[PDB]
Source information: This is an experimental structure of RNA (sgRNA) with a sequence from Scytonema hofmannii, together with DNA, with 259 nucleotides shown. It was solved by cryo-EM to 3.04 angstrom.
RNA sequence: UAAUAGCGCCGCAAUUCAUGCUGCUUGCAGCCUCUGAAUUUUGUUAAAUGAGGGUUAGUUUGACUGUAUAAAUACAGUCUUGCUUUCUGACCCUGGUAGCUGCUCACCCUGAUGCUGCUGUCAAUAGACAGGAUAGGUGCGCUCCCAGCAAUAAGGGCGCGGA
RNA sequence: CUGCUGUAGUGGCUACUGAAUCACCCCCGAUCAAGGGGGAACCCUAAAUGGGUUGAAAGGAGAAGUCA
DNA sequence: TGACTTCTCAACCTCCTA
DNA sequence: TAGGAGGTTG
Numbered sequence: 001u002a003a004u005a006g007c008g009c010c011g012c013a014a015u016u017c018a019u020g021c022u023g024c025u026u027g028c029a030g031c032c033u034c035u036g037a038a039u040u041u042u043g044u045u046a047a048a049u050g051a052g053g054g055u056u057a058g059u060u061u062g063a064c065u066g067u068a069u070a071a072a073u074a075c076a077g078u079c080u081u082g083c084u085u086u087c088u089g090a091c092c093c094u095g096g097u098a099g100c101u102g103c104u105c106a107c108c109c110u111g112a113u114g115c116u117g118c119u120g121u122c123a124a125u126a127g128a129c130a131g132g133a134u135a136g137g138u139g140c141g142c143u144c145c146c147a148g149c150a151a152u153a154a155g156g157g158c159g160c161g162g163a
Numbered sequence: 164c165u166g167c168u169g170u171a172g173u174g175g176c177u178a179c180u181g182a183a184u185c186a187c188c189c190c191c192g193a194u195c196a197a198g199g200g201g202g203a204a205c206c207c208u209a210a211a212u213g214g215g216u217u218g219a220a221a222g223g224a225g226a227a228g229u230c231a
Numbered sequence: 232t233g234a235c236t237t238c239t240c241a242a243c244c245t246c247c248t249a
Numbered sequence: 250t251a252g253g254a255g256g257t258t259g
Stems, first nucleotide, its partner, number of pairs: 006142004010043002013040006020031005052093004062079007083222005088186002095180010105169001107157004114149004118131005136145002159167004187202005203217005224239008241258009
C1' cells in the first nucleotide's frame, strides 16, 4: 500500500400499498400518525445488527383460587423449587506443567469453501513485555476480496537412492 | 512404493493446575444443598430495617434406524 | 456430525406384610 | 386395613 467489485444482513431515506389509522356506506373512500409489507437508493458527524474462549442452585417468562372478566388483562390472596435450553448484561482469560498420540514436508510452478490478520513498547530479528476483545476490508459479516504463507486442496514440473 | 524430517510446522487426548463461580453491590456460608448478613440508588412513601424496583425469553423426552 | 424416518407413553388384580 | 411387591396381557 491493498482490499476493488459481488452476496447476505442491518438500519436511514423515498415511492407504492395494507396486515395500518380515520370515517361510517362496513367494504368501500381518504390518509401514512402508528404498525408493518414491497421495491430502489444510500452508508453520515447517524441509526440497527454484529462483535475470540469461558463464568451463577442468576433474574423474568409460574400454578391455583376469586373476581371485574367473552376473553385479554388487571387486581387480590395462597403457593412457588433449584430441570433442560436461547438471548442481553456484568466479570475473567488471551494459559502453565508434564506426558501420550495424528497429519504433512528432496526441490520448484499454478494456487483451495486452506491457514494466518488487535493495539502499544522493546526489539524492529522472531519473539518477549503490557493491555485486550473495537481484532485485515465495506455500517456488520461472508466460502467474497486484500497481504503473507501455502507441504499439510487439487494438479503439473522435477534430483539423488532403495524397491 | 519409500527416504532426503527437525518438535520443524500444525492438531488431538489425558492428569494436575491459574481467574471469574455473577444478575444492583459487598461479606460469610455452603454445592446430593443453605441460606444468612450488610450496603447503595430510583419510585411510592414526608419519613420511617416501610414497601417495592435496580434485563428478559422457550420448553416433549428417550430409544432405534435410514439418508446425506 | 446434520437432516430425515419409526417407535415409545398400563392397570387393576392378586398376593404379601406391619 | 392400608400400603409394598409382583402378574399379565392383547
Notes
The entry is indexed under Cas12k, sgRNA, target DNA, Protein-RNA-DNA complex, Tn7, DNA Binding Protein, Transposition, CRISPR. It was solved together with Cas12k.